[PDB]
Context: bound to proteins that are not shown
Parts: sequence; C1' cells; structure tokens
RNA sequence: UUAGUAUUUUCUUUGAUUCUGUACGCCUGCCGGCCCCACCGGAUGUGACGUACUUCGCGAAC
RNA sequence: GCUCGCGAAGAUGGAUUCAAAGAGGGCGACACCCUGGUGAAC
DNA sequence: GTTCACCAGGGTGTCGCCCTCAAAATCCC
DNA sequence: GGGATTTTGA
Repeated sequence: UUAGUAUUUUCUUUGAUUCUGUACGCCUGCCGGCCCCACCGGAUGUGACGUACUUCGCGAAC
Repeated sequence: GCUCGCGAAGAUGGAUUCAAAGAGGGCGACACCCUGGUGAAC
C1' cells in the first nucleotide's frame, strides 16, 4: 500500500526483496583429565542472573 | 536540540521497498507433538 | 532402533456449542 | 432526583 472522485489512526496479522545486526562479571550447561562432586583446563560458542551501552514510550528543567 | 526520572526491547530483534487479509469473544473438548518412566514384541 | 500398550505433565492447532441487550420497574439520598 | 439497582423477555 491493500476505497469507489473522496475520505482521518498509529490495530491484529500474512507473503516477497534488501540492509542492520551489544559489552563485561559471575554462575551455569558440553567435553577431558575423573568416576558424580571439588580443583584444574578447552572451547565456553546452550540456558540464567548483576551491571553497563543502543533504541523506544511517559513525565521534570534549559 | 541538549540536561534528568520511570517503564519496554536488544540473534523469534530492528529498518527499507513492494504485495495482501482480517469479525470478534467465551468455555470446553478432541487431534497431533515434546519430555520421562514401565512392559514385553520385533 | 524404533513402534505399540499404560502412566505423569505440558505445548500447538481445529471443532462443539454459545453469543454478539433494550427498557422498564424499583430504592436513593 | 438522577444514579443504582433489579427484573424481564417469545
């Protein structure tokens, strides 16, 4: 965008195309030593929390 | 256009350019799937 | 090395079966 | 005395 001359908004979606794609800390998960834990280590390349950064919406001053 | 306080999202995210539906709610059942276990059969 | 029976718990869909009230009549301080 | 409540229907 998806109304007929012609109508207002910002909704819930669905295809197709091209771009843009976040940091640390700790825990945790996979693997080996090891046999579960614990300490060691690899990749951590699966979760999570804590704090930061980007964007967005509502409020307060210049 | 800066300066601060809250809330939201950050590999199912965001943006572009095309194209196109929509009538909603409630409750409950079925159908299938995932995760585990036991059982024997093959 | 999956496929069936039963058991525990969820999730995703579609399908039954229902609905899409206006207008009084009555207590209120 | 309008706001809140109650009953009602084929």
The RNA (sgRNA) with a sequence from Lentisphaerota, together with DNA, has 143 modelled nucleotides. Keywords: Cas12e complex, DNA BINDING PROTEIN, DNA BINDING PROTEIN-RNA-DNA COMPLEX, DNA BINDING PROTEIN-DNA-RNA complex. Li et al. published it in Nat Commun in 2024: "Cas12e orthologs evolve variable structural elements to facilitate dsDNA cleavage". Released in 2024, the model rests on electron microscopy data to a resolution of 2.92 A.